[PDB]
RNA sequence: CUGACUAUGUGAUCUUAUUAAAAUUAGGUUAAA
RNA sequence: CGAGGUUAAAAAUAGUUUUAAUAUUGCUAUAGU
RNA sequence: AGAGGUCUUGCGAAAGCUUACCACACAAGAUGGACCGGAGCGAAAGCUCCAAUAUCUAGUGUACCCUCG
RNA sequence: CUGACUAUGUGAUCUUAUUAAAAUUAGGUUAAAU
RNA sequence: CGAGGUUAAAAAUAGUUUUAAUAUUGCUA
RNA sequence: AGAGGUCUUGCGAAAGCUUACCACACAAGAUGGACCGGAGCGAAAGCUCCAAUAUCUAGUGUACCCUCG
Numbered sequence: 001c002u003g004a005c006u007a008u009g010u011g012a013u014c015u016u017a018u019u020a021a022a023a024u025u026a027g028g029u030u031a032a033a
Numbered sequence: 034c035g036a037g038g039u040u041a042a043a044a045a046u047a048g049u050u051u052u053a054a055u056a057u058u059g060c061u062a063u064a065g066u
Numbered sequence: 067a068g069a070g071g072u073c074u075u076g077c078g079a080a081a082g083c084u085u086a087c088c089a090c091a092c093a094a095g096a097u098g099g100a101c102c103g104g105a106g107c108g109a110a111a112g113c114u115c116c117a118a119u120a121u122c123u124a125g126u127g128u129a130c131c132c133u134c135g
Numbered sequence: 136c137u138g139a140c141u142a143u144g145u146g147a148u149c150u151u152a153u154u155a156a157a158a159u160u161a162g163g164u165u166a167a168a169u
Numbered sequence: 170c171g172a173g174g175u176u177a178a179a180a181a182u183a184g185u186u187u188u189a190a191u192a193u194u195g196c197u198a
Numbered sequence: 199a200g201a202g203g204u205c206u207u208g209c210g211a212a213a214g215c216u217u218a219c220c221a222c223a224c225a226a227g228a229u230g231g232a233c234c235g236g237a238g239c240g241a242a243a244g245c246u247c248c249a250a251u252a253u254c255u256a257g258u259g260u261a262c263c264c265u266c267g
Stems, first nucleotide, its partner, number of pairs: 014059001018054001021051001024048001035266001070102002074098001090127001094123001096121002106113001132173003137200001151192002154189002158185004203233004221260001226255003235248004
Other pairs, nucleotide, nucleotide, family: 004067tWH007064cWW008009cHS009010tSS010012tWS010060tWW010062tSS011012tWS015058cWW017055cWS022050cWW023049cWW025047cWW027043cWS027044tHS027045tHS028029cHS029225cWS029257tWS031258cHS033260tWS037264cWS038263tWS039262cWW040261tWW044255cSS045227tSS066067cWH072118tWS073118tHS075084cWW078081tHS085124tWW086093tWH088089cHS088091tWH089128cWW091125cWW095122cWW095181tWS104115cWS107112cWW108110tHS108111tHS123180cSS124163tWS125165tWS126166cHS127168tHS129176tWW130175cWW131174cWW135170cWW147196tWW150193cWW157186cWW162179cWS162180tHS162181tHS163164cWS204250tWS206252cHS207216cWW208215cWS209214tWW210213tHS217256tWW218225tWH220221tHS220223tWH224258cWW225257tWS232250cSS232251tHS240242tHS240243tHS
C1' cells in the first nucleotide's frame, strides 16, 4: 500500500433521527333497547 | 305513533414536501492499535 | 494487531562491490525482525537509485595426506 | 430472554503462542576448472 | 601415470511428542 | 439506539372493578416509553401473579330537537 474494524477533527455539494414554521393529503368503528 | 335531517367544513396523529437548525446518523477524506 | 509484498549478509571515505570458512572453485541455506514510506529519469511505456533498525549454519568438488593393480 | 461484534468478569479441564528441559524423525545443494 | 578413500556418526534448524511456566481460542457472572 | 416480545387508561383504603366526555348505550384509536425481571399452585402439561416509571383524541345509535306527507 489493498482487505476490514473501533475510536477520531469528512467539508466535498447531500442523504435517515429530532425539534421547530409552513405546503399537502388522510382521518375514526360496529349494532342494539 | 309515520319519517328525514342537524352538533365544529378540519380527531389525536400518520404519510409526503419545503426554508433554516440541532446530532451517536450513512457517504468522501487525514491520523491512530 | 487478524490477506499479500520490500529489502535484511559480508570488506569500503564514498561511488560501489559482495555469500562466510578452507589450499583453490562454485554454491547458499536458516532464523528472527522491519517496513509497505520517499526520490531522480521519461511525452508515454516504463526504467535507475535511496530506506525498510541482524544474527546463526556450512556444503561440495578437487588439493593435499592414505589405499589397490 | 435469543442474537452481534466490543470492555473487564467465568468450572478446571483444552487447542493457540514466544520460553525452558528432554523425546523422535529429516537435515545441504552444482559440476566444471585434466 | 591409472582406480578408489577419509576429515563430528549428528549443520544452522524444522516437524510431531512429553513437562513446567507466562499470555490466547471454545461452554460462560 | 439489532429482529421478537410484554406492558402501558381511568378508579378504589386494599383485594379488585374499568375506556373518557355527553342524557342514555356501546366503542377504542393515537404518540411516547419502561422493561425482560420476579412470584405462587402443580407429579407433568400447564394454569396464575407482580413489575415493566403515560399523556393525548371521540366516534356510532338513540335521546333533546327543528322540516315534511
Molecule: Ribosomal Binding Domain of the IRES RNA